[PDB]
C1' cells in the first nucleotide's frame, strides 16, 4: 500500500435499568 | 399520606445490549533494502590448466531463510439507513 478482528472517544433510544404518570392492588394509621 | 408490588403509557436518562472513527488507539495478515545469512550463474578478474572447465574474489540478476520500516492525511453544508443518533455512511467526497 490493500484487507481483517478489535477497542475507544462519540452516539442515540428498539430490548434491559432509571424516572414519571395512570389505573389497580398488598402493608400500616 | 408514606410504601414496593403488578399492569400500561411517556422519557434519553449515569449505564448493560445496540451504532461507532481514514484523518483516534491497537492487531493480524495480505500486497520495499534496513542490512542480512545461505545457493545456483564460463559477461570480469587473480591463480591455475593437461586450454575442457577449477580454485579464489568483486558487482549484480533469479532462488529461499532472518529482519527492519511500512507514508502522508485541511475539510464542510445538506442527505441517509438503522427504534434512533453519531467522529456510522453518502465522504480520503464538494471544496482548500
Nucleotide at each position: 500500500g490493500g484487507a481483517u478482528c478489535g477497542c475507544u472517544a462519540g452516539g442515540g433510544u428498539u430490548c434491559c435499568g432509571g424516572u414519571c404518570g395512570u389505573g389497580c392492588g398488598g402493608c400500616g394509621u | 399520606c408514606g410504601c414496593c408490588g403488578c399492569a400500561c403509557g411517556a422519557u434519553g436518562c449515569u449505564g448493560g445490549u445496540c451504532c461507532g472513527a481514514g484523518a483516534g488507539c491497537a492487531a493480524u495478515c495480505c500486497g520495499g533494502u534496513c542490512u542480512u545469512g545461505c545457493c545456483u550463474u564460463c559477461g570480469c578478474c587473480u591463480c591455475g590448466u593437461u586450454c575442457g572447465c577449477g580454485a579464489g574474489g568483486a558487482a549484480a540478476c533469479g532462488g529461499c531463510g532472518a529482519g527492519g520500516c511500512u507514508c502522508c492525511a485541511c475539510g464542510g453544508a445538506g442527505g441517509g439507513a438503522u427504534a434512533a443518533a453519531a467522529g456510522c455512511c453518502c465522504g480520503g467526497g464538494a471544496g482548500g

Shown are 125 nucleotides from a PDB entry: RNA (Guanidine-I riboswitch) from Burkholderia sp. TJI49. Rfam match: Guanidine-I riboswitch aptamer. Rfam's curators write: This family represents a conserved RNA structure found upstream of the ykkC and yxkD genes in Bacillus subtilis and related genes in other bacteria. The function of this family is unclear although it has been suggested that it may function to switch on efflux pumps and detoxification systems in response to harmful environmental molecules. The structure was determined by X-ray crystallography at 2.7 A resolution and released in 2022. The work is reported in "An uncommon [K + (Mg 2+ ) 2 ] metal ion triad imparts stability and selectivity to the Guanidine-I riboswitch" (Trachman 3rd and Ferre-D'Amare, Rna, 2021).